Description: Released in 2012, the model rests on X-ray crystallography data to a resolution of 2.91 angstroms. Shown are 16 nucleotides from a PDB entry: RNA.
Context: bound to proteins that are not shown
């Protein structure tokens, strides 16, 4: 520790 | 905050 889905806390 | 995911 970008940015997307989808479940979960 | 978590777990698949195309990158």
């Nucleotide at each position: 520790g970008u940015g997307g889905a989808c479940c979960c806390a | 905050g978590g777990g698949u995911c195309c990158a």

Takeshita and Tomita published it in Nat.Struct.Mol.Biol. in 2012: "Molecular basis for RNA polymerization by Q beta replicase". It comes from the structure "Structure of viral RNA polymerase complex 2".